[PDB]
An RNA: 32 nucleotides with solved positions. The PDB entry is titled "Crystal structure of the 16-mer doublestranded RNA. Northeast Structural Genomics Consortium (NESG) target RNA1". The entry is indexed under double stranded RNA, dsRNA, Northeast Structural Genomics Consortium, NESG, PSI-Biology, RNA. Crystallisation conditions: 2.4 M Ammonium sulfate, 0.1 M BICINE, pH 9.0, dsRNA buffer: 0.025M NH4OAc, pH 5.5, 0.275 M NaCl, 0.005 M CaCl2, 0.001 M EDTA, 0.001 M TCEP, 0.025 M Arg, and 0.02% NaN3. The structure was determined by X-ray crystallography at 2.26 A resolution and released in 2016.
RNA sequence: CCAUCCUCUACAGGCG
RNA sequence: CGCCUGUAGAGGAUGG
Repeated sequence: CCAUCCUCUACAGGCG
Repeated sequence: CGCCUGUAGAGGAUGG
RNA backbone atom coordinates (compact mmCIF):
# COMPACT_ATOMS: atom_id res chain seq x y z
P C A 1 -0.74 4.30 3.38
O5' C A 1 -0.76 3.14 2.27
C5' C A 1 -0.68 3.45 0.89
C4' C A 1 -0.69 2.23 0.00
C3' C A 1 -1.93 1.36 0.00
O3' C A 1 -2.99 1.90 -0.74
C1' C A 1 0.00 0.00 0.00
P C A 2 -4.50 1.65 -0.25
O5' C A 2 -4.78 0.13 -0.67
C5' C A 2 -4.55 -0.31 -2.00
C4' C A 2 -4.73 -1.80 -2.14
C3' C A 2 -5.89 -2.40 -1.37
O3' C A 2 -7.14 -2.12 -1.96
C1' C A 2 -4.00 -3.78 -1.13
P A A 3 -8.44 -1.90 -1.03
O5' A A 3 -8.85 -3.39 -0.64
C5' A A 3 -8.94 -4.37 -1.65
C4' A A 3 -9.12 -5.76 -1.12
C3' A A 3 -10.12 -5.92 0.00
O3' A A 3 -11.39 -6.29 -0.45
C1' A A 3 -8.08 -7.01 0.57
P U A 4 -12.60 -5.96 0.55
O5' U A 4 -12.50 -7.07 1.69
C5' U A 4 -12.68 -8.45 1.43
C4' U A 4 -12.41 -9.25 2.68
C3' U A 4 -13.16 -8.81 3.93
O3' U A 4 -14.51 -9.27 3.99
C1' U A 4 -10.88 -9.09 4.46
P C A 5 -15.63 -8.33 4.65
O5' C A 5 -15.47 -8.59 6.22
C5' C A 5 -15.27 -9.91 6.71
C4' C A 5 -15.01 -9.92 8.19
C3' C A 5 -15.64 -8.80 9.00
O3' C A 5 -16.99 -9.02 9.34
C1' C A 5 -13.38 -8.94 9.55
P C A 6 -17.98 -7.78 9.56
O5' C A 6 -17.54 -7.15 10.93
C5' C A 6 -17.61 -7.91 12.13
C4' C A 6 -16.88 -7.22 13.25
C3' C A 6 -17.28 -5.80 13.58
O3' C A 6 -18.44 -5.71 14.37
C1' C A 6 -14.93 -6.00 13.60
P U A 7 -19.36 -4.40 14.25
O5' U A 7 -18.53 -3.23 14.94
C5' U A 7 -18.45 -3.17 16.34
C4' U A 7 -17.56 -2.07 16.85
C3' U A 7 -17.96 -0.64 16.53
O3' U A 7 -19.01 -0.16 17.34
C1' U A 7 -15.66 -0.90 16.16
P C A 8 -20.00 0.97 16.74
O5' C A 8 -19.11 2.29 16.68
C5' C A 8 -18.55 2.81 17.86
C4' C A 8 -17.57 3.89 17.52
C3' C A 8 -18.12 4.99 16.64
O3' C A 8 -18.89 5.94 17.36
C1' C A 8 -16.02 4.34 15.84
P U A 9 -19.94 6.85 16.56
O5' U A 9 -19.03 7.89 15.75
C5' U A 9 -18.24 8.88 16.42
C4' U A 9 -17.40 9.67 15.43
C3' U A 9 -18.17 10.39 14.33
O3' U A 9 -18.77 11.60 14.73
C1' U A 9 -16.39 9.20 13.35
P A A 10 -20.11 12.10 13.99
O5' A A 10 -19.61 12.57 12.56
C5' A A 10 -18.65 13.61 12.44
C4' A A 10 -18.22 13.80 11.01
C3' A A 10 -19.34 13.95 9.98
O3' A A 10 -19.90 15.26 9.97
C1' A A 10 -17.71 12.44 9.18
P C A 11 -21.42 15.52 9.52
O5' C A 11 -21.41 15.32 7.94
C5' C A 11 -20.68 16.22 7.13
C4' C A 11 -20.48 15.68 5.75
C3' C A 11 -21.74 15.38 4.96
O3' C A 11 -22.38 16.54 4.45
C1' C A 11 -20.29 13.56 4.76
P A A 12 -23.99 16.59 4.43
O5' A A 12 -24.36 15.71 3.16
C5' A A 12 -23.62 15.84 1.96
C4' A A 12 -24.16 14.89 0.94
C3' A A 12 -25.65 14.63 1.06
O3' A A 12 -26.39 15.68 0.47
C1' A A 12 -24.52 12.58 0.80
P G A 13 -27.96 15.82 0.76
O5' G A 13 -28.53 14.67 -0.17
C5' G A 13 -29.52 13.80 0.32
C4' G A 13 -29.65 12.58 -0.54
C3' G A 13 -30.90 11.80 -0.24
O3' G A 13 -32.01 12.29 -0.96
C1' G A 13 -29.07 10.36 -0.09
P G A 14 -33.29 12.78 -0.14
O5' G A 14 -33.94 11.41 0.36
C5' G A 14 -34.50 10.51 -0.57
C4' G A 14 -34.63 9.12 -0.02
C3' G A 14 -35.57 8.95 1.15
O3' G A 14 -36.94 8.96 0.78
C1' G A 14 -33.59 7.76 1.58
P C A 15 -38.03 9.55 1.82
O5' C A 15 -38.11 8.39 2.92
C5' C A 15 -38.65 7.12 2.58
C4' C A 15 -38.53 6.13 3.71
C3' C A 15 -39.19 6.52 5.02
O3' C A 15 -40.57 6.25 5.04
C1' C A 15 -37.01 5.72 5.45
P G A 16 -41.57 7.21 5.84
O5' G A 16 -41.67 6.57 7.29
C5' G A 16 -41.61 5.17 7.50
C4' G A 16 -41.18 4.86 8.91
C3' G A 16 -41.79 5.75 9.98
O3' G A 16 -43.09 5.32 10.37
C1' G A 16 -39.45 5.62 10.30
P C B 1 -27.41 12.64 19.08
O5' C B 1 -28.84 11.93 18.99
C5' C B 1 -29.12 10.99 17.95
C4' C B 1 -30.35 10.16 18.26
C3' C B 1 -30.44 8.84 17.51
O3' C B 1 -29.70 7.81 18.13
C1' C B 1 -32.50 9.98 17.34
P G B 2 -28.68 6.95 17.24
O5' G B 2 -29.62 5.91 16.48
C5' G B 2 -30.45 5.02 17.21
C4' G B 2 -31.53 4.41 16.35
C3' G B 2 -31.06 3.78 15.06
O3' G B 2 -30.41 2.55 15.22
C1' G B 2 -32.94 5.08 14.60
P C B 3 -29.17 2.19 14.25
O5' C B 3 -29.89 1.64 12.93
C5' C B 3 -31.08 0.87 13.03
C4' C B 3 -31.78 0.73 11.70
C3' C B 3 -30.87 0.61 10.50
O3' C B 3 -30.28 -0.66 10.34
C1' C B 3 -32.57 2.15 10.01
P C B 4 -28.82 -0.75 9.66
O5' C B 4 -29.15 -0.56 8.12
C5' C B 4 -30.16 -1.33 7.49
C4' C B 4 -30.49 -0.77 6.13
C3' C B 4 -29.31 -0.42 5.23
O3' C B 4 -28.75 -1.55 4.57
C1' C B 4 -30.83 1.37 5.25
P U B 5 -27.23 -1.55 4.03
O5' U B 5 -27.19 -0.52 2.83
C5' U B 5 -28.01 -0.67 1.69
C4' U B 5 -27.70 0.40 0.68
C3' U B 5 -26.23 0.83 0.55
O3' U B 5 -25.45 -0.03 -0.26
C1' U B 5 -27.58 2.74 0.72
P G B 6 -23.86 -0.13 -0.06
O5' G B 6 -23.28 1.28 -0.54
C5' G B 6 -23.45 1.72 -1.87
C4' G B 6 -22.98 3.14 -2.06
C3' G B 6 -21.60 3.46 -1.55
O3' G B 6 -20.59 3.04 -2.43
C1' G B 6 -23.07 5.18 -0.92
P U B 7 -19.10 2.76 -1.90
O5' U B 7 -18.49 4.16 -1.47
C5' U B 7 -18.22 5.14 -2.45
C4' U B 7 -17.83 6.46 -1.83
C3' U B 7 -16.65 6.44 -0.89
O3' U B 7 -15.40 6.34 -1.54
C1' U B 7 -18.36 7.75 0.06
P A B 8 -14.16 5.66 -0.76
O5' A B 8 -13.80 6.72 0.37
C5' A B 8 -13.20 7.94 0.00
C4' A B 8 -12.97 8.82 1.20
C3' A B 8 -12.15 8.23 2.34
O3' A B 8 -10.76 8.25 2.08
C1' A B 8 -14.04 9.27 3.22
P G B 9 -9.74 7.29 2.88
O5' G B 9 -9.74 7.86 4.38
C5' G B 9 -9.32 9.18 4.67
C4' G B 9 -9.55 9.51 6.13
C3' G B 9 -9.00 8.51 7.13
O3' G B 9 -7.61 8.68 7.36
C1' G B 9 -11.22 9.00 7.69
P A B 10 -6.69 7.45 7.84
O5' A B 10 -7.24 7.12 9.30
C5' A B 10 -7.17 8.10 10.32
C4' A B 10 -7.70 7.58 11.62
C3' A B 10 -7.22 6.20 12.06
O3' A B 10 -5.92 6.24 12.61
C1' A B 10 -9.55 6.36 12.37
P G B 11 -5.04 4.91 12.79
O5' G B 11 -5.83 4.03 13.87
C5' G B 11 -5.89 4.44 15.23
C4' G B 11 -6.77 3.55 16.07
C3' G B 11 -6.49 2.06 16.01
O3' G B 11 -5.42 1.65 16.83
C1' G B 11 -8.76 2.38 15.66
P G B 12 -4.51 0.44 16.33
O5' G B 12 -5.42 -0.86 16.53
C5' G B 12 -5.98 -1.18 17.79
C4' G B 12 -6.72 -2.49 17.75
C3' G B 12 -6.07 -3.64 16.97
O3' G B 12 -5.03 -4.29 17.68
C1' G B 12 -8.31 -3.50 16.34
P A B 13 -3.81 -4.96 16.87
O5' A B 13 -4.47 -6.22 16.16
C5' A B 13 -5.23 -7.16 16.89
C4' A B 13 -5.97 -8.10 15.98
C3' A B 13 -5.13 -8.71 14.89
O3' A B 13 -4.28 -9.70 15.41
C1' A B 13 -7.21 -8.07 13.99
P U B 14 -3.12 -10.28 14.49
O5' U B 14 -3.94 -11.15 13.45
C5' U B 14 -3.31 -11.98 12.50
C4' U B 14 -4.31 -12.44 11.49
C3' U B 14 -3.75 -12.60 10.09
O3' U B 14 -3.03 -13.79 9.95
C1' U B 14 -5.79 -11.45 9.98
P G B 15 -1.55 -13.72 9.33
O5' G B 15 -1.83 -13.74 7.77
C5' G B 15 -2.76 -14.67 7.22
C4' G B 15 -3.34 -14.16 5.94
C3' G B 15 -2.33 -13.69 4.91
O3' G B 15 -1.74 -14.74 4.20
C1' G B 15 -4.00 -12.06 5.13
P G B 16 -0.19 -14.66 3.81
O5' G B 16 -0.20 -13.85 2.44
C5' G B 16 -1.19 -14.10 1.46
C4' G B 16 -1.13 -13.09 0.35
C3' G B 16 0.28 -12.66 -0.05
O3' G B 16 0.91 -13.57 -0.93
C1' G B 16 -1.10 -10.75 0.23